[PDB]
């Protein structure tokens, strides 16, 4: 995996729903690298087990035989193409690389071969024609320039403050918005 049937009122282990696990890769990577988020949790997703309800069943739950033995082993998951002979895909049906298990037959013999489950007698459909190559988030949190507040030296200079430009620092960042053009005013005396 398929078949005696005494049974447990004759009688099977639940495709559903509700509560529980304790399983169910990480990475690449779309802001995000990190510690949670909002994994995860809680707790109506689902495959396995338990209990309830009942869609599934008269809850709970029982026995004999068969699948012995041809124990097997190999192999098809055979294609598409051609008038026939025969040719001939590691399986694409975006495109390309790579597993191929089931059912059941093709054989356990005959011709070749030392021998065989090999070739030649190679065999009928065939469930899926599968997998890969090519996968998407807050907080806070380092970046390439938006807070208190600061923060001392400093450019230009003879002065000072505002715009520009330089900082720090020593604080706070924040989601591609990110840039080009100096230095005039207010100014004692001898």
């Nucleotide at each position: 995996a398929a078949a005696a049937a005494u049974g447990u009122g004759a009688u099977c282990u639940u495709g559903c729903u509700u509560g529980u696990a304790a399983a169910u890769a990480c990475a690449a990577u779309u802001u995000u690298g990190a510690g949670a988020g909002g994994u995860u949790a809680a707790u109506a997703a689902a495959u396995u087990a338990c209990a309830a309800g009942u869609a599934g069943u008269g809850c709970u739950a029982u026995u004999u035989u068969u699948g012995u033995a041809u124990u097997u082993a190999g192999g098809u998951u055979a294609g598409c193409u051609a008038u026939u002979u025969a040719g001939c895909u590691u399986u694409a049906c975006g495109u390309u690389c790579c597993a191929g298990g089931a059912u059941g037959c093709c054989u356990a013999g005959u011709g070749g071969c030392a021998g065989c489950c090999c070739c030649a007698c190679a065999a009928u459909a065939u469930c899926c024609a599968g997998g890969a190559a090519g996968c998407c988030c807050u907080c806070u949190c380092u970046g390439c320039g938006g807070u208190u507040u600061u923060u001392c030296a400093g450019a230009u200079u003879a002065g000072g403050u505002a715009g520009u430009c330089g900082a720090a620092a020593a604080a706070c960042c924040u989601a591609a918005g990110a840039a080009a053009u100096u230095u005039a005013c207010c100014u004692c005396u001898u």
Solved structure of RNA (CrPV IRES) with a sequence from Cricket paralysis virus, 190 nucleotides shown.
Ions in the entry include zinc and magnesium.
The work is reported in "Dual tRNA mimicry in the Cricket Paralysis Virus IRES uncovers an unexpected similarity with the Hepatitis C Virus IRES" (Pisareva et al., Elife, 2018).
The sample was in a buffer at pH 7.4.
It holds a match to the Rfam family "Cripavirus internal ribosome entry site (IRES)". From the family's description: This family represents a Cripavirus internal ribosome entry site (IRES) which is required for the production of capsid proteins through IRES-mediated translation. The literature on the family includes a 2001 paper in RNA by Kanamori and Nakashima, "A tertiary structure model of the internal ribosome entry site (IRES) for methionine-independent initiation of translation". Gene Ontology term of the family: ribosome binding.
It comes from the structure "Mammalian 80S ribosome with a double translocated CrPV-IRES, P-sitetRNA and eRF1".